[PDB]
RNA sequence: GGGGUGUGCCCGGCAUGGGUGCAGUCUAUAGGGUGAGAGUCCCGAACUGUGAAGGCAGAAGUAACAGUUAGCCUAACGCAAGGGUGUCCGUGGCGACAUGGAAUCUGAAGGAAGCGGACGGCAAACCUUCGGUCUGAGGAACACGAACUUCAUAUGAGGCUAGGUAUCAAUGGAUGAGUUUGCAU
RNA sequence: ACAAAACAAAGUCCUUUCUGCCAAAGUUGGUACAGAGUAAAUGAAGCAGAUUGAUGAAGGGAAAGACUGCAUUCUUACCCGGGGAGGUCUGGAAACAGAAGUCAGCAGAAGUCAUAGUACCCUGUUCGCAGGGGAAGGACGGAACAAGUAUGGCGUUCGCGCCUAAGCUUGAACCGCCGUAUACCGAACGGUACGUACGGUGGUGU
Numbered sequence: 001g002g003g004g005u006g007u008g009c010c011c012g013g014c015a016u017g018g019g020u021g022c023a024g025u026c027u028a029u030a031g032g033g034u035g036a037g038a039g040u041c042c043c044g045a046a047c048u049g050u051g052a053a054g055g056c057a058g059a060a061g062u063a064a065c066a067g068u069u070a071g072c073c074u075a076a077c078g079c080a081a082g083g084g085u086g087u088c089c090g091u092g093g094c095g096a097c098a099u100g101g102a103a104u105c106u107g108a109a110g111g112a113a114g115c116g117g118a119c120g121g122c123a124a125a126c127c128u129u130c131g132g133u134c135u136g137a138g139g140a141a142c143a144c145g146a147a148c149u150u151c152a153u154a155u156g157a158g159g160c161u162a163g164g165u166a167u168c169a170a171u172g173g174a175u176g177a178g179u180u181u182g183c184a185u
Numbered sequence: 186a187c188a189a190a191a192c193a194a195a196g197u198c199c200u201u202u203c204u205g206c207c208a209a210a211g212u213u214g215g216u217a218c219a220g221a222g223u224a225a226a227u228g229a230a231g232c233a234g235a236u237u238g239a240u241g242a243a244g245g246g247a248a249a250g251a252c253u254g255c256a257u258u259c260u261u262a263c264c265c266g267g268g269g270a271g272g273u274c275u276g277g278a279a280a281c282a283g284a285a286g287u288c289a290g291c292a293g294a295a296g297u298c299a300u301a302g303u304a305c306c307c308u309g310u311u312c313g314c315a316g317g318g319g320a321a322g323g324a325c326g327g328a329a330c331a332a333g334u335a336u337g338g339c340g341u342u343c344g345c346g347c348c349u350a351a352g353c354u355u356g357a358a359c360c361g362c363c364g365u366a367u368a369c370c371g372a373a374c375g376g377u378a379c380g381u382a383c384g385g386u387g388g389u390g391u
Base pairs, nucleotide, nucleotide: 006263007110009268010267011266012265013264014111017259018258019257020256021255022254023253024252025251026250027249031043032042033041046068047067048066049065050064054207055206056205057204058203060201071122072121073120077116078115079114082106083105084104085103087102088101089100090099091098092097126245127244128243129242130241131240132236133235134234135233136232138144148231149230150229151228152227159223160222166216168214169213170212171211172199173198174197178192179191180190181189269288273284274283275282276281296325297324298323305318306317307316330356331355332354333353334352337348338347339346360387361386362385363384364383365382366381367380368377369376370375
Other pairs, nucleotide, nucleotide, family: 001187cWW008262cWS008378tHS010320cSS015016tSS015017tHS015260tWH027124tHS028039cHS029045tWH030044tHS034038tWH035037tHS035247tWS037247tWS038041tWH039248tWS051061tWS051063tHS052062tWH052172cSS053200cWH059202cWW061062cHS063199cSS069124tWW070123tHS070250tSS074119tHS076117tHS080112cWS081107tHS093095tHS094276cWS095275cSS096283tWS109376tWS110262cSS110377tHS113261cWH125246tHS131177tSS131194cSS137362cSS138387tSS139143tHS141153tWH141226tWS143387tWS145147tHS146363cWS157224tWH157227tWS158183cWW159182cSS162221cWH163220cWH164218cWW165217cWW167215cWW175196cWS176194tHS177193tHS182222tSS194241tWS262380tHS268320tWS268321tSS269286tWS269287tHS269322tSS270287tWH270299cSS271286tHS271287tWW272285cWW277279tHS277280tHS287288cSS292329cWS294327tHS301321tHH302319tWS303320tWH305319cWS308315cWW314315cSS335337tHS335349tWH340345cWW341345cWW342344tWS350351cHS355391cWS356390cWS359389cWW371374tWS
C1' cells in the first nucleotide's frame, strides 16, 4: 500500500474430521560405522538452495548453513457442484410464478465434510537452562462483577514520522522467533 | 493481518573472488536533556500461568515418530432425506384454490393463535401394537430490569439539599466481554452476525 456486501430455523442420515485398541510395514541425502540392540549415537559423498567484514550496484558461487527422513499441510493460481441479479430472451401458467438460457456477480472464516495445484511451511519421549509472545475480562481502564495487585494518563500519558543538538558504541554473511512501519485491521 | 521495509532476543557457525560508482562516506543502535508534526488511550512494574502457527536457542537423553489396514468410539452451520406455521402475494364476489417465502442479535419470563400433539424421540412385538417424551419462522402479549418524573416522604439557614417511583413517560438502533460446548480463518492477537448454542455480566443513546 492493502479484504472478510451471500448464507444463518427444526427433525433425521453419514466421516471424507477427531479419539482408542490390535496388527502389518517404514524412518533422517545416498551410503557407512559403534553397539546385544540404532528411528535415537557417530561419520558422510553428492545434488539443490542461501551466501560473506566501509557503502551502493551488478557478476562469481568459495567457507559456512539448510533441504534432499518415514511423512503431514499449503499460497498464488486453474477446475468447480451450487448460490444471486429493479437486465434481457425461449417455454409453461389468467396470475402471483416456474423452468431453461444469455449477461453478470459469486462459489465464503463455520459439510460438494469441493477437487487440482503447491511458491512455501512443518515433521520424534522426557529433563535441565536461556529467549520471545500472549493470558489473569469489559470498563477514561471508577461502580458494577465468577473474573490478579500498585502506580501513570484528555492539567494529551505513551507509541510513532522528518528533524535539532553534546555525547557513547556498532557496522559481513548464515541461523532466527519477535518488534515496529506516523495510532479501527 | 499478508506483501514490502528497517530493526532484532537468547545461543551458535564461517572469514572467499571480480567490476563500476561513493568514500570528507553511508546506514544503524543507547541514552540524558529543549523542542516541532500526528487520536477508532492505554502504558509502566510485580506475581502466576499459557505457548504443536509443531514459537527461537543451548546442554543432556538407546527416547519415539510416521503411514496403511482392520475394529471401536465421539463430533460437525454451505452435504443427503424430510418438515414450513404466522405474515405477505396471485386467481376469485366469496367459499375456495394457488404462489413465493421464513430462520442470528431488540429490556422479553409466564400465557395466547397455528404447522401440531404432526414429524420425529425412548421402551414392549400379540408385525400397519398401546405407553411415555416431543420441532422449527412470525405477531400479539407483558412478570421483572434500565432510565426520567413528587401529586409521596425526610433534612434545613428558607436557597433547593437528599430518599423514594405507586401512577405517568421512554427503551429505534448499536458496542462488547467472560464461561462451557462446539466449527473455522490467522496457534496467539484479532476476526467468522456478540462465530454459533447455552448460560454469566457491563457501557453509549431519541
Released in 2012, the model rests on X-ray diffraction data to a resolution of 3.1 A. Group IIC intron with a sequence from Oceanobacillus iheyensis: 391 nucleotides with solved positions. The work is reported in "Visualizing Group II Intron Catalysis through the Stages of Splicing" (Marcia and Pyle, Cell(Cambridge,Mass.), 2012). Taxonomically the source falls in Oceanobacillus (Bacteria, Bacillati, Bacillota, Bacillaceae). Crystals were grown from: 100 mM magnesium acetate, 150 mM sodium chloride, 50 mM HEPES sodium, pH 7.0, 5% PEG8000, VAPOR DIFFUSION, HANGING DROP, temperature 303K. Rfam match: Group II catalytic intron D1-D4-3. Rfam links the family to the GO term Group II intron splicing. Rfam's curators write: Group II introns are found in rRNA, tRNA and mRNA of organelles in fungi, plants and protists, and also in mRNA in bacteria. A reference for the family is Chu et al. (2001), "Control of branch-site choice by a group II intron", EMBO J. It comes from the structure "Structure of Oceanobacillus iheyensis group II intron in a ligand-free state in the presence of Na+ and Mg2+".